[PDB]
Solved structure of RNA (49 NT FRAGMENT OF MRNA FOR L1), 49 nucleotides shown. Crystals were grown from: PEG 10000, MPD, KCL, NACl, pH 6.0, VAPOR DIFFUSION, HANGING DROP, temperature 295K.
Context: bound to proteins that are not shown
RNA sequence: GGGAGUGAAGGAGGCUCGCGAACUCGCGAAGCCGAGAAACUUCACUCCC
Repeated sequence: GGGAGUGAAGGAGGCUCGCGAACUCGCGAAGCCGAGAAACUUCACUCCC
C1' cells in the first nucleotide's frame, strides 16, 4: 500500500465458471485476456482526488 498516464523489469502464461459431500484435490472439448511492447506480476517518474 485508492485510481490515470507514460516508462522500464520479469514473463508464457494468467483468469473465470460446472459436476463431486468438493476451496484452491479429482473430473470438465465450458468460457475470457495472453507468448504481436502490449495477459499476469511489478517498480518509478508526472498526475488526480
The structure was determined by X-ray crystallography at 3.4 angstrom resolution and released in 2005. Protein in the same entry: 50S ribosomal protein L1P. The work is reported in "Ribosomal protein L1 recognizes the same specific structural motif in its target sites on the autoregulatory mRNA and 23S rRNA" (Nevskaya et al., Nucleic Acids Res., 2005).